25S rRNA, nucleotides 2361 to 3396 from Saccharomyces cerevisiae: 979 nucleotides with solved positions. Among the 74 different proteins in the entry, which are not shown, are 60S ribosomal protein L26-A, RPS28A isoform 1 and 60S ribosomal protein L3. Keywords: RNA modification, ribosome maturation, translation regulation, RIBOSOME. The structure was determined by electron microscopy at 2.2 angstrom resolution and released in 2024. The sample was in a buffer at pH 7.5. It holds a match to the Rfam family "Eukaryotic large subunit ribosomal RNA".
Context: one part of a larger RNA, bound to proteins that are not shown
RNA sequence: ACAGCCAAGGGAACGGGCUUGGCAGAAUCAGCGGGGAAAGAAGACCCUGUUGAGCUUGACUCUAGUUUGACAUUGUGAAGAGAC
RNA sequence: AGUUUCUUUACUUAUUCAAUGAAGCGGAGCUGGAAUUCAUUUUCCACGUUCUAGCAUUCAAGGUCCCAUUCGGGGCUGAUCCGGGUUGAAGACAUUGUCAGGUGGGGAGUUUGGCUGGGGCGGCACAUCUGUUAAACGAUAACGCAGAUGUCCUAAGGGGGGCUCAUGGAGAACAGAAAUCUCCAGUAGAACAAAAGGGUAAAAGCCCCCUUGAUUUUGAUUUUCAGUGUGAAUACAAACCAUGAAAGUGUGGCCUAUCGAUCCUUUAGUCCCUCGGAAUUUGAGGCUAGAGGUGCCAGAAAAGUUACCACAGGGAUAACUGGCUUGUGGCAGUCAAGCGUUCAUAGCGACAUUGCUUUUUGAUUCUUCGAUGUCGGCUCUUCCUAUCAUACCGAAGCAGAAUUCGGUAAGCGUUGGAUUGUUCACCCACUAAUAGGGAACGUGAGCUGGGUUUAGACCGUCGUGAGACAGGUUAGUUUUACCCUACUGAUGAAUGUUACCGCAAUAGUAAUUGAACUUAGUACGAGAGGAACAGUUCAUUCGGAUAAUUGGUUUUUGCGGCUGUCUGAUCAGGCAUUGCCGCGAAGCUACCAUCCGCUGGAUUAUGGCUGAACGCCUCUAAGUCAGAAUCCAUGCUAGAACGCGGUGAUUUCUUUGCUCCACACAAUAUAGAUGGAUACGAAUAAGGCGUCCUUGUGGCGUCGCUGAACCAUAGCAGGCUAGCAACGGUGCACUUGGCGGAAAGGCCUUGGGUGCUUGCUGGCGAAUUGCAAUGUCAUUUUGCGUGGGGAUAAAUCAUUUGUAUACGACUUAGAUGUACAACGGGGUAUUGUAAGCAGUAGAGUAGCCUUGUUGUUACGAUCUGCUGAGAUUAAGCCUUUGUUGUCUGAUUUGU
Numbered sequence: 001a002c003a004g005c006c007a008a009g010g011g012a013a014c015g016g017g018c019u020u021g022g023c024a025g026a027a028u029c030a031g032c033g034g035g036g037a038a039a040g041a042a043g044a045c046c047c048u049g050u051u052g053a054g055c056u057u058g059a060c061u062c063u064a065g066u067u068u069g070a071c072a073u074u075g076u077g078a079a080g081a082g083a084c
Numbered sequence: 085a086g087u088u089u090c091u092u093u094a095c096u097u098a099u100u101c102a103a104u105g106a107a108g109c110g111g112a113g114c115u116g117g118a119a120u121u122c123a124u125u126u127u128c129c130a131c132g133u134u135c136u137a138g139c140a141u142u143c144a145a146g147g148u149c150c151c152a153u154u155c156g157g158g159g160c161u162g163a164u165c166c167g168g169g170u171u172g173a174a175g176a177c178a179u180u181g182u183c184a185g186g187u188g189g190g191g192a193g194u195u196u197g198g199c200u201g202g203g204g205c206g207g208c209a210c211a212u213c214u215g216u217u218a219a220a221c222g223a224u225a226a227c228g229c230a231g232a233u234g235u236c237c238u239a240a241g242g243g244g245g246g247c248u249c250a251u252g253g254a255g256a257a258c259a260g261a262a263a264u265c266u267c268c269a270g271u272a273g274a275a276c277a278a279a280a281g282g283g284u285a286a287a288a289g290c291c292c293c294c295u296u297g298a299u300u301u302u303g304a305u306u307u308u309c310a311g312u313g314u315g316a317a318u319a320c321a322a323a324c325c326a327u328g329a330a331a332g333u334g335u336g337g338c339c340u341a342u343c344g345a346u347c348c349u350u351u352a353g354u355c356c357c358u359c360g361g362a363a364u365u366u367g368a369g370g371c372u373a374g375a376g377g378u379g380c381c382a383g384a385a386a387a388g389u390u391a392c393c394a395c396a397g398g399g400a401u402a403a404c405u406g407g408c409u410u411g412u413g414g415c416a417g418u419c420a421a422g423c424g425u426u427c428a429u430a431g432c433g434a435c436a437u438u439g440c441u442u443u444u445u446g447a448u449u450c451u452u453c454g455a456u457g458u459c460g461g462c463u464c465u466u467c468c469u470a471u472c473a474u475a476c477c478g479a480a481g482c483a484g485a486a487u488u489c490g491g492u493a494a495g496c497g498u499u500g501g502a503u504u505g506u507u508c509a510c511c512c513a514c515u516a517a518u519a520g521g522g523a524a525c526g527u528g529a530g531c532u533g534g535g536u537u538u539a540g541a542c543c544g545u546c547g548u549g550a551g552a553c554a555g556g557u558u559a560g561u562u563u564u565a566c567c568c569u570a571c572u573g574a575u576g577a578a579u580g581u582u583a584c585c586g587c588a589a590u591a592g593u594a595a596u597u598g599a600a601c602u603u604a605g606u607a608c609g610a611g612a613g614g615a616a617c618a619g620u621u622c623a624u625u626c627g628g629a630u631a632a633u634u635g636g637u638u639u640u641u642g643c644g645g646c647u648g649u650c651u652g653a654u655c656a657g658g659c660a661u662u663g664c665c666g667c668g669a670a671g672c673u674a675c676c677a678u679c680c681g682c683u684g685g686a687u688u689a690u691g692g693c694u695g696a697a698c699g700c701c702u703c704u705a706a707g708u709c710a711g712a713a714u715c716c717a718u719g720c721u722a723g724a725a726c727g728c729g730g731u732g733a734u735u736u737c738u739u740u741g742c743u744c745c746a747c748a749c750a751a752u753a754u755a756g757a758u759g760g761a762u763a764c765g766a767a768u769a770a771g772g773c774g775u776c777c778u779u780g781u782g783g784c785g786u787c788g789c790u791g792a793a794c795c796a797u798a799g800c801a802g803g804c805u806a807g808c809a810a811c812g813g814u815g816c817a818c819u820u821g822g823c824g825g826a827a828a829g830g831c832c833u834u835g836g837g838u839g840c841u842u843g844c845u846g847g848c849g850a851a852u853u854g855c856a857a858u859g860u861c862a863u864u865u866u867g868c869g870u871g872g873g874g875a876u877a878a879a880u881c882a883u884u885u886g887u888a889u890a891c892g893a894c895u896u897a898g899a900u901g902u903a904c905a906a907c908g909g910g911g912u913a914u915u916g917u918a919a920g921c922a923g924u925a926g927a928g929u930a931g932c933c934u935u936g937u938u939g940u941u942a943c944g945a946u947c948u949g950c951u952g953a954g955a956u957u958a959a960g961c962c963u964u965u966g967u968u969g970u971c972u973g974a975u976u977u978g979u
Stems, first nucleotide, its partner, number of pairs: 002016001005022005027575005034569003038564002046398004051394002053390004059194005065187008075095004081089003100173004109167004115130002118127001146161006197210001198208002206227001211233006234381001235277001236337002241295007249273001251269006275284002278342001280340003299323003304318004312382001325334003348376006356370004406450001407448001409446001411445001413441006422432002459534001460532003464526001465523005472497001474495001475492006499513003503509001540558004544553003580734008590722004595625001597623003601619001608613001626681005634674004642667005647660005683717004690710004742874006749867003753863002759795002762793001771787006777780001803848006812841005818835001821832003877977005883897001886894001901971001903970005908964004913956003920950004925946001928943005933936001
Other pairs, nucleotide, nucleotide, family: 001017cWW004036cWS010015tWH013406cSS013407cSS014405tHS025726tHS026576tHS029890tWS032570cWW033034cHS033565tWS033569cWW036529cWH045402cWW046202tSS047401cWS050384tWW056549cSS057059cWH057548cWS060189tHH064188tHS073179cWW074176tWS074178tHH075176tWH080091tHS083084cHS096175tWS096176tWH098175tHS098177tWH099178tWS104106cWS117128cWW117129cWW144163tHH145162tHS188190cHS189192cHH194386tWS195387cWH196388cWH199227cWH201227tSS207209tHS213279tWS214280tSS217226tHS218225tHH219224tWW231279cSS232341tWS234379tWS236240tWS239241cHS239296tWW239298tHH243327tSS243332tWS248287tWH249274cSS250270tHS260262tWS260263cWH272274cHS272285tWS274287tWW278341tHS283288tWS284287cSS287288cSS287289tHS297324cWW297334cSS300335cWH303319cWW308314cWW322335tWH328330tHS328331tHS344378tHS344383tSS345378tWH346377tWH358360tWS378383cWS388550tWS390392cHS399403cWH401453tHS402453tWH405451cWW408447cWW410412tHS410442tWS412444cWW414443tWS420433tWS420434tHS421433tHS423428tHS424430tHS427481tWW428433cWS449450cHS452456cWS457562tWS463527cWW469494tHS471473cHS472494tWH473496cWW473516cSS475712cSS483612tWH484607cWS484613tSS491689cSS493713tWS494496cHS497517tSS498519cWH499518tHS502510cWW504508tHS514518tWW515517tHS516597tHS527530cHS533562tHS539560tHS547549tHS547550tHS565567cHS574892tHS577725tHH588723tSS588724tHS589723tHS594626tWS596624cWW600620cWH602618tWS603617tHS604616tHH605606cHS605614tWS606615tWH607614tHS609611tHS609612tHS631673tHS631674tHH638668tWS638669tHS640668tWS642914tSS670958tWS674676cSS682718cWW687712tWH688711tHS689711tHS694704tWH694706tWS695705tHS696702tWH697701tWH698700tHS704706cWH741875cWW742978cSS748868cWW752864tWS766771cWS767770cSS770788cWW798842tWS799842tWS801861cWS817836cWW819834cWW820833cWW828829cWH851852cSS882898cWW884896cWW885895cWW886888tHS888893cWS912957cWW916952cSS916953tHS917951tSS918953tHS919951tHH926945tWS927944tWS944945cSS978979cHS
């Protein structure tokens, strides 16, 4: 999906369907919550991926800023350490 | 002559800072006071404002000059001169630009191995070597087993020579178990760098002597293997050597492990090639050969955390059920050392050993990762037995009592609480007992949400930190059934219709346990203690009903009362979501009430009888007796909607309908005619039949060894006709009865009639269905016709009741009457004394009088009488000689 009664078996090791039995009679109503491993979501747990992101730091490599030196802006007097 | 760094401070105009409406800056002078002044400033300071919350402005009054002056105009001075630097700071410093070093999780980008009985931690099984696993070629897995490698060696490499080791024995001063020397034995039991295995004795071991072959050039080969690389190794060739007398040996280590691409750097070699317009020299780049290293070892450059999390996926893989297993857990058995005074086995039972279970926990990873809701408790049902109690028993170290072991046995029960989320545990207590388990560790569209199990928060330990924590704490949304099935209840088509009374297949099933009295202070017991069966009275747990009583419930809104508000007051009511309170019938309902809950058979365990096997014995083998809370019935519930019986009525004009009988036609189908379903009952280690007798469990005879029988069986699928013989056989109606109820529906009969007769003799017919074609020969059912009898209803809807009820369904009533209904009356019951009137009742207060001696008026909760009054009363109360009404609407059903 198609559907909708079970028991056991075997089976992807818990079947509505398969096998072997039980059984099995139209159409239905109100309830009900055992089952449909019911519905709601491409498990949020875990693992894998040579997939990410947030955060941290004594991971690596960088960076705004900041500090330090040099040259430029940059001129004019003297002293006078002088070396000479 | 100069250069060059190096001080220190100076200048102002670049640059920089600040302010103002760029208002008074700088220098000099005038005017005052101290000069110890030289009038000569080698001088310095001052420059109109200081009790008071007033006022302060018109180019300024004044003083001076000039002009055709009016209500004037102008210049100077008042108010010194000069410099046009607004003023103050700061200054080649800072600042700004470029480069350089440092700092820089504040920010950015990225990474944060693999294998792995999930992952993580651990380990390396990631590159390798020895032995084994490995199954005698080779190969061969696991996080198999026992180990080893990242080295070490100028000798521990090469050659040659000489020699022989471990150990043991016997000897030699100190000397001994171990010091050195000697001899004998000594297949290696020693050594050979390092694991293990192999190999080696005039050596591969030990000493000695020379030496660098651990060299050069390349190619071939083996192992791993793709027949790639890397490592390692084998055998040659062409050289140069070492050693030895020489043959010869030697291209590292006796063999099997001991190691490394591309790019880049570097060194050696060739002294070679290139730097591309041409040369020289530096520099650079090439060719060949090594080194520097990738151990994740065919070789990325790489820290965490996420409990805020994301995505692709995975049942290739964990955390729950299930499945295999059963170590562990639990339960059982065999043996019998020993315990139990005596004694293995009443009860136990070591050392050993065989099992079972899947209620433990592991092992594994088969199912589920596009989701099977993941603890416990609560609730409820069922199942198991490995039985705590209850029934009946066996055994005892069972006097009794109380116990312990065991059997049948799961029928029937197995609790109330404190602490804990707990399962479990523990304790309290009752009890007959407080047994153990399963059902997807039963049960979350059943609940709950204490725990666990997101995100908030805290503590402790850990971590630098983000954060971690089988460490604790607190707060934290529990979704959907209306489908299918199952289950519980409820209708229902079809059976000729309809109605009533029934049967019983099947399914279910139920009762349970205790106490007290008595037995009885008895049995038993030395005593202490101390039962049982029978009987009686109650109780427990459970179940089925019921409502007289008691209790609960109240929209009886039935009666009364009370508050607030509204209807002018009264009376009587509305509203306060049922206003509230007391009582309150009816109904429902409670171990909160009452009643009721049956007795036969067959068995289990066990105890027996008879009795062989086995001359005895024996509960057993054949046979048989008792016997349990067991089973099956009795009894109780439902009643098969595809089980059945009995019985009542069955539509005269629903169309001339219905029904039975007969024959005529037509249709319909066949779980399968084709001579006959042909009747004792018993036993089978026995019977049937016949016969006889003295009637039996009898005597005698006979039979079976299959129904392969018996009976029917000949005629155009069976015609027409003539006789003979006997009075039989068969068919059809008509009949006389008798029997048969398990589902009788059939069996046995009597007497005539009417056909046929193949019992036996004749006569006529058949053909051509063409050489076969079921060649049509039965019988369910139904309809349409014909002619002969017979009978003359119901159910449903609608209305109605409430013994019923979600709706269906059920149960009642209704065409002229114990009729039904609506009212009214009475009874019953509930409440609690209605309205109105009156009173010489009423705490009183305010008036008015002649102040009565129970005077008038007004207001006055309330009280008393009429008044156990009034109100309500079936809506699921009872009753009725009253009043008023009502009583043929619709649909459908036939053997």